[PDB]
RNA sequence: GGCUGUGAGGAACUACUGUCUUCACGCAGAAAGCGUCUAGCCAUGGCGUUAGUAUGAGUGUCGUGCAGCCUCCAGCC
Numbered sequence: 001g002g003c004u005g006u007g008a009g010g011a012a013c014u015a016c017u018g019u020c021u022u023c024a025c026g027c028a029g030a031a032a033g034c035g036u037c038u039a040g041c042c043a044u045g046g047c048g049u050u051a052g053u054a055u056g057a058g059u060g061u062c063g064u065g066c067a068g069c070c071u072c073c074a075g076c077c
Stems, first nucleotide, its partner, number of pairs: 002076004007072004016068004020063001023060003027056001033049002036046002
Other pairs, nucleotide, nucleotide, family: 001077cWW002075tWW005072cWH009069cWW021062cWW022061cWW023061cWW028055cWW029052tWS029054tHS030053tWH031051tHH032050tWS033050cWS035047cWW036047cWW039042tHS039043tHS052053cHS
C1' cells in the first nucleotide's frame, strides 16, 4: 500500500445476494458380502449376484434464516 481480519462495535440481519438447511420432485450409482466355475497344487484367476438396493446428485422451493454491512480497531499479504 491494498487486502484481509484472531477482529471489535453497532446496526443490519426480513429485503437484496449467495449460501445454509428443508420440502417435494429428479437424475445416478456402489460395495462388503453372497453364490458357483475353472484350475484340478491352491485361488491369487473367472463368473453372476448383491440391487437399480445403501448412498449420492441436482430443481424450485424453505426460513425474518446464516453470511454479506458500516465503523472502530487490528493485522495479513